[PDB]
C1' cells in the first nucleotide's frame, strides 16, 4: 500500500410518530327571529386528513479511527 472481519465515534440520507403549531372539512358552545331542526355572526375545545418544524425511532450510505486475519 491493498482486500475480508469486528468494536467505539462522526456526518448524511429518505421513512415511521396523538410531540407541537398551521391550514382546510366536521363536531361542539351562546346569540339573533323561531322551535327539542341548520339564517347570520362571534368564541372554546375536541376529531379527521394536508402541510411545517423539533425531537425520538429503525434502517442504509459516507468518513475517520483501532483491533484482527490474508497478500
Nucleotide at each position: 500500500g491493498g482486500a475480508g472481519a469486528g468494536g467505539a465515534g462522526g456526518c448524511a440520507a429518505g421513512a415511521u410518530g396523538c410531540u407541537g403549531g398551521c391550514a382546510u372539512a366536521g363536531c361542539u358552545g351562546u346569540u339573533g327571529a323561531a322551535c327539542u331542526g341548520g339564517g347570520a355572526a362571534c368564541c372554546u375545545g375536541c376529531u379527521a386528513u394536508g402541510c411545517c418544524a423539533a425531537c425520538a425511532u429503525a434502517u442504509u450510505g459516507c468518513c475517520a479511527u483501532c483491533u484482527u486475519u490474508c497478500c
The PDB entry is titled "Structure of pre-miR-31 reveals an active role in Dicer processing".
microRNA 31 with a sequence from Homo sapiens: 71 nucleotides with solved positions.
The organism belongs to Homo, within Eukaryota.
Rfam match: mir-31 microRNA precursor family. Clan: mir-31 microRNA precursor family. The literature on the family includes a 2003 paper in Dev Cell by Aravin et al., "The small RNA profile during Drosophila melanogaster development".
The structure was determined by solution NMR and released in 2023.
The entry is an ensemble of 20 models.